Keywords: Transcription elongation, Second messager, ppGpp, DNA repair, TRANSCRIPTION-DNA-RNA complex. Shown are 51 nucleotides from a PDB entry: RNA with a sequence from Escherichia coli, together with DNA. The work is reported in "Control of transcription elongation and DNA repair by alarmone ppGpp" (Weaver et al., Nat.Struct.Mol.Biol., 2023). The entry also models zinc, magnesium and sodium ions. The structure was determined by cryo-electron microscopy at 2.1 angstroms resolution and released in 2023. The entry also contains DNA-directed RNA polymerase subunit alpha, DNA-directed RNA polymerase subunit beta, DNA-directed RNA polymerase subunit beta' and DNA-directed RNA polymerase subunit omega, not shown here.

[PDB]
Context: bound to proteins that are not shown
DNA sequence: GGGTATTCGCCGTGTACCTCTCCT
DNA sequence: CATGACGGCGAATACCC
């Protein structure tokens, strides 16, 4: 720091 | 050749934030 | 290759005189 994936919070 | 009923392609499908791996 | 969406809307398509 720019993208994919996974969770999650409200 | 012409008006209509079916049918294919395209278009859209909430906001903010937070972890953490992985990507010529 | 992925094969668990689908309602809406417009353009092409066939069907039908």
């Nucleotide at each position: 720091c720019g993208g994919a994936g996974a969770g999650g919070u409200a």